[PDB]
Context: one part of a larger RNA, bound to proteins that are not shown
C1' cells in the first nucleotide's frame, strides 16, 4: 500500500419530554417523568500506593476509543493552619553499635 | 566508669549495655457550634484540660493528721 | 517530712461457651410543631421533639469482705457449675464499673419548620410513659479448654525503712489561683467498573471500620428522610447464523465416553425410618401427611390486692384553740471604714480700706513698715445628713419549725 | 347499733 | 379491727 | 377462679370459606443400593492433574550419656539446647479390627578381635659416601567368624504314583538362603480373554457373586477386613426430565442498515 472504511465501540434493557447556554447539543447543565445501586455489581470514613490529580476562571491542537459547550486534556492562579489527630517515646521477629578472632579483604560471629 | 547528691567544692553508690525495630502492639491532654471556593476534632467563638516547666495566698497540719470496732474514709 | 536503702501494681495480654449493667437502636402510643393528599373516606401517614468534652454529685451493680455479727450437720443459691460450719442464710458496715442514674456544664448553641424588606418574635430546645435475651460495641464476673500455656519496655503510681529536722523562728501536700512555654513535622484530593497495581479511565488484583437503616432473617427480594448513579457511542430494524434463556404434545436416557446439564427435590411441623456399624453413627435413611386469607382461644413478663372457721407476731395521719419554754429571720441601737453640703473657730497667701513712722519729690504727690476691718481661697478640728460591709447586744413586736393539753373525724 | 326476752311491768346478747 | 404465719373445706 | 394498672413478640388449637396450586413469589436436599480406593478434618501441579498422590494420628528399627549425635560455618560460633533417653536426630509403614510366616547365600550394616596371612606413612635395622634396593612393626580396612529382613530384597525347576478312569495324599534334589504360611485372588495385579458359572437385561467386552498351577498375588516393598467421610473410579433402580423421538415458537444481546470512531493477522 492492499487487507477496509473492515473487526471492536452489544447483554445492568436506561433513559425520555421540556428548557438553559452555546457558532455548534443525544451525551455540558435545570425540571420533571422512569429507573438502578443496598457489606455495598454506583452509601460514609480510612490504610498503601498516588504526587497535585482538589478550587477557580479560560480554552479545546492532542486524550476521552464518538460528539463536548464538558472533563481528572491543555494554559494560570489559588488550597493544606494542631499544647489536646497523627507523627514523637517505648519496646516485640530482630538492623544491630562494643573485644576476640576466621577472612588481605568484602565479610561473618559473638 | 556511669550515676547521683551536693554547692563551698566536692565525694559517694551499681552491674549486664546503647540506638533502631509497629505511624493498625502500648500511650499524658477536646468537644460543641461557626465559618471558607478550596482546611477544619486543626481556624474562630465558647468551654474545658494536659505537659512542662515559677510566684502567689486560702488553710488542712506542725514533738510527720481526725474520724469509724473494722475495713476503711476525709 | 525526707537523705542512705529493699520488695512493686497498672500498663499488661489465650481460646471456648456466657449471666448480669446499661447505653445508642429498633419500636409504640399520648401527642407538639408543620407536611403529603382526597373519580370516591376513614383519615391515617411522614418529619418531628435534637446538644458536649466535662468542674459537681450514687439510688452505685459484680467480684473480694478469711469485717462486724450470726452459729445452719441441709441450708443457701445460679442460665451452668456451685458455696458452707480454715463458720450458710438474715442484718449492721466496705469496696466498688460507667461511651452509665443525678444534676450542672446551659436562657451556652445552631437549624428544624413555619410564618419576616432587613431586624425581631414565637415554637422546638427543658414532653411522657412503657414493651422486644437486638447480650449488639463499651464494661465486670464465672465455668471449661489445651503433650499447645498465650509479649515487652516506656510511662503512672505507692509499700516501706528510715538515717535527719521540727523555740512568737522554721517545714510539707490539695484546694484556689497566677504565668510562662508549648520550641518540629504532617495535613489538599482519590482510595478505585476514571486519580493504587497492572504498558490502557483494564469486566483482574489491592488493607480496615461502618454486622444497628425499614418486611421477612430458609435465601433471595424489595424498599428509603443518609446517600449515590444513568459506565464513553447512537440511530432504525429485528433475517436466518450465533450467545445469553423459556416453553415445548406423548413416550422417558432410546442420546451421549458418561444423565452430561437442565429439569426434578426443597421451608417447617407431626407420624415413621432398614442393612451395616469401632452402638458415635447411619439419619433429613426411606416414606407418609400438614401448611392460605382471617378471628378468637389457651400458653410465656413486672407490680399491688386473692374464699368460710380455729390457733402465732407486730400497730398511724390530718384539722382548730390555748399556756409556759427554745428559736433560723425581720424592723431596733453603738463602734469602725467611705461621699457631700452648710456653719462656727483656729496657720497661711493676695486685693482694697487705716490710727502711725521713715525716705523720696520744693508744691501737687509716691515707695517701704502698720493697732484693724472686708472679700475670696485655704489645711485642720467640731456639730447637724446618707448609702453599704463587719462586730456587740439589752428591750418590744410580728417569726417559720420544735417540746404539751383539749375537742372533732377513717 | 342491730336481734332479742317479756305474764307488759321492764330486760338479756354480739 | 388492720397486715403478715400455721392449719381445714 | 379472680381484679386493676403498663401490654408484647411467638407455639399450638377451632370455625367458615376461596383459590388450580397456600413453602403460592423467591430460595428452597432429588432418593436408594452393589463395588473399587483412601481410614477421616487437611495437601498438591500460582496459568491443562484436587486424585487412589503428599500430610496425619497410631505402629517398628537406629543413632544419641553432652562440649550429645545431627545441620549450617574456614572459622568464632551457632544450630542441638538454656535441652537431658517419658528427650532430641534419622528413617520405614500409614485409622480402627484380625495379623504381620520361611530366608543372613549376594548386598548393606553392626560387633568383638591383648592371636594368625594382609594392611600406609614415619621412626627404627642392612648395603651403602648418599640415595637407592630389603626388612622389621603393623591401624582403621581385605581376609577369619557372629548378630542383623518392621535392612536392600527373596520366597524355584521337574518328576512317578491309589484295585473303573480322573486325581494324587506318597519316594527324589538342585540353582542360589529360603521355596509362598493367614490371606486375598480372572484384581487399578490375569497374558491367553468377551476365561467358566450365577444375577440382571430383548439383548450387557460393562457391574456384582461364585470358581480359579496366580503370563507375573501376599504380608509395616505391609496382607486381610473393615464403619463414617468424599467436587475420587465404575455399575444399578425409582423420581424426572427436550439428551433423544425430532424439532417449533418465543426473548434478550447481537446479526443487518445509518452516522461517526476506527484498527491487525496476512500479502
Nucleotide at each position: 500500500g492492499g487487507u477496509a472504511g473492515u473487526a471492536g465501540c452489544a447483554a445492568a434493557u436506561a433513559u425520555u419530554c421540556a428548557a438553559a447556554u452555546g457558532a455548534g447539543a443525544a451525551c455540558u447543565u435545570u425540571g420533571a417523568a422512569g429507573g438502578c445501586c443496598g457489606a455495598a455489581g454506583a452509601g460514609g470514613a480510612g490504610a498503601a500506593a498516588g504526587g497535585u490529580u482538589c478550587c477557580a476562571u479560560g480554552u479545546g491542537a492532542a486524550c476521552g476509543g464518538c460528539a463536548c459547550u464538558u472533563g481528572c486534556a491543555c494554559a494560570u492562579g489559588g488550597g493544606u493552619a494542631a499544647g489536646c489527630c497523627g507523627a514523637u517515646c517505648c519496646u516485640a521477629a530482630g538492623g544491630g553499635a562494643a573485644g576476640g578472632g576466621g577472612u588481605a579483604a568484602c565479610c561473618c560471629c559473638g | 566508669g556511669c550515676g547521683c547528691g551536693a554547692u563551698c567544692a566536692c565525694g559517694c553508690g551499681c552491674a549486664u549495655c546503647c540506638c533502631c525495630g509497629a505511624a493498625a502492639g502500648g500511650g499524658a491532654a477536646u468537644c460543641g457550634g461557626g465559618u471558607u471556593a478550596a482546611g477544619a476534632u486543626u481556624c474562630c467563638c465558647g468551654a474545658g484540660c494536659c505537659g512542662g516547666g515559677u510566684g502567689u495566698g486560702g488553710c488542712g497540719g506542725u514533738u510527720g493528721a481526725c474520724g469509724g470496732c473494722g475495713a476503711c474514709g476525709u | 517530712g525526707a537523705a542512705g536503702u529493699c520488695c512493686g501494681g497498672a500498663g499488661a495480654c489465650g481460646c471456648c461457651g456466657g449471666c448480669g449493667g446499661g447505653g445508642g437502636c429498633c419500636u409504640c402510643g399520648g401527642g407538639a410543631a408543620g407536611a403529603g393528599u382526597u373519580a370516591u373516606c376513614u383519615u391515617u401517614u411522614c418529619u418531628g421533639c435534637u446538644u458536649a468534652a466535662c468542674g459537681g454529685c450514687c439510688u452505685g451493680c459484680c467480684a473480694a469482705c478469711c469485717c462486724u455479727g450470726g452459729a445452719a450437720a441441709c441450708g443457701g443459691u445460679u442460665c451452668a457449675g456451685c458455696c458452707g460450719g480454715a463458720g450458710g442464710u438474715a442484718g449492721g458496715u466496705c469496696c466498688a464499673g460507667u461511651g452509665g442514674c443525678c444534676g450542672g456544664a446551659a436562657g451556652a448553641g445552631c437549624a428544624c419548620a413555619c410564618g419576616u424588606c432587613g431586624c425581631g418574635c414565637g415554637g422546638u430546645g427543658u414532653c411522657c410513659g412503657g414493651u422486644g435475651c437486638g447480650c449488639c460495641c463499651c464494661c465486670g464476673g464465672c465455668g471449661g479448654c489445651c503433650c499447645a500455656u498465650g509479649a515487652a519496655a516506656a510511662u503512672c503510681c505507692g509499700g516501706a525503712g528510715g538515717a535527719c529536722c521540727g523555740a512568737g523562728u522554721a517545714c510539707c501536700g490539695u484546694c484556689a489561683c497566677g504565668c510562662c512555654c508549648g520550641g518540629u513535622c504532617g495535613u489538599a484530593c482519590u482510595c478505585a467498573u476514571a486519580a493504587c497495581c497492572g504498558c490502557a479511565u483494564c469486566a483482574g488484583g489491592u488493607c480496615u471500620c461502618c454486622a444497628a437503616g425499614g418486611u421477612g432473617a430458609a435465601c433471595a427480594g424489595c424498599c428509603u428522610c443518609u446517600g449515590g448513579c444513568c459506565a464513553a457511542u447512537g440511530g432504525a430494524a429485528c433475517a436466518a447464523u450465533g450467545u445469553a434463556g423459556g416453553c415445548a404434545a406423548g413416550g422417558g436416557a432410546a442420546g451421549u465416553c458418561g444423565g452430561c446439564a437442565a429439569a426434578a427435590c426443597g421451608g417447617a411441623u407431626c407420624c415413621g425410618u432398614a442393612a451395616c456399624u469401632u452402638c458415635g453413627g447411619g439419619a433429613a435413611a426411606a416414606g407418609g401427611a400438614u401448611u392460605g386469607g382471617c378471628u378468637c382461644u389457651g400458653a410465656g413478663g413486672a407490680c399491688u390486692g386473692g374464699g368460710c372457721u380455729c390457733g402465732g407476731g407486730g400497730g398511724u395521719c390530718c384539722c382548730g384553740g390555748c399556756c409556759c419554754c427554745g428559736a433560723a429571720c425581720c424592723c431596733g441601737u453603738c463602734g469602725g471604714c467611705u461621699g457631700u453640703c452648710g456653719g462656727c473657730g483656729g496657720a497661711u497667701u493676695g486685693c482694697u480700706c487705716g490710727a502711725g513712722c521713715u525716705g523720696c519729690u520744693c508744691a501737687c504727690g509716691c515707695g517701704g513698715c502698720g493697732a484693724g476691718a472686708g472679700c475670696g481661697g485655704g489645711u485642720c478640728g467640731c456639730c447637724g445628713c446618707g448609702u453599704g460591709c463587719c462586730g456587740g447586744c439589752c428591750g418590744g413586736g410580728g417569726g417559720a419549725c420544735g417540746g404539751a393539753c383539749c375537742g372533732g373525724g377513717a | 347499733g342491730c336481734c332479742c326476752c317479756u305474764u307488759c311491768g321492764g330486760g338479756g346478747g354480739c | 379491727u388492720c397486715c403478715c404465719c400455721g392449719a381445714g373445706c | 377462679a379472680c381484679a386493676g394498672u403498663c401490654g408484647a413478640c411467638u407455639c399450638a388449637g377451632a370455625a367458615c370459606u376461596g383459590g388450580u396450586a397456600c413453602g403460592g413469589a423467591c430460595a428452597a436436599g432429588g432418593g436408594g443400593a452393589a463395588u473399587c480406593c483412601g481410614a477421616c478434618u487437611g495437601u498438591u501441579u500460582a496459568a491443562u492433574u484436587a486424585a487412589a498422590a503428599c500430610a496425619a494420628a497410631g505402629c517398628a528399627u537406629u543413632g544419641c550419656g553432652a562440649u550429645g549425635g545431627u545441620c549450617c560455618u574456614c572459622g568464632c560460633g551457632g544450630a542441638u539446647g538454656c535441652u537431658g533417653a517419658c528427650g532430641c536426630a534419622a528413617u520405614g509403614u500409614g485409622a480402627u479390627u484380625u495379623c504381620u510366616g520361611c530366608c543372613c547365600a549376594g548386598u548393606g550394616c553392626u560387633c568383638u578381635g591383648a592371636a594368625u596371612g594382609u594392611c600406609a606413612a614415619a621412626g627404627u635395622g642392612a648395603a651403602g659416601a648418599a640415595a637407592u634396593u630389603c626388612a622389621a612393626c603393623c591401624a582403621a580396612g581385605c581376609g577369619c567368624g557372629g548378630g542383623u529382613a518392621a535392612a536392600c530384597g527373596g520366597c524355584g525347576g521337574g518328576a512317578g504314583u491309589a484295585a473303573c478312569u480322573a486325581u494324587g495324599a506318597c519316594u527324589c534334589u538342585c540353582u542360589u538362603a529360603a521355596g509362598g504360611u493367614a490371606g486375598c485372588c480372572a484384581a487399578a495385579u490375569g497374558c491367553c480373554u468377551c476365561g467358566u458359572c450365577a444375577u440382571c437385561u430383548a439383548a450387557u467386552u460393562a457391574g456384582u457373586g461364585a470358581c480359579g498351577c496366580g503370563c507375573a498375588u501376599g504380608a509395616a516393598u505391609g496382607a486381610a477386613u473393615u464403619a463414617a467421610c468424599g467436587a475420587g473410579a465404575u455399575u444399578c433402580c425409582c423420581a424426572c426430565u427436550g439428551u433423544c423421538c425430532c424439532u417449533g415458537u418465543c426473548u434478550a444481546c447481537u446479526a443487518u442498515c445509518c452516522a461517526g470512531c476506527g484498527a491487525a493477522a496476512c500479502c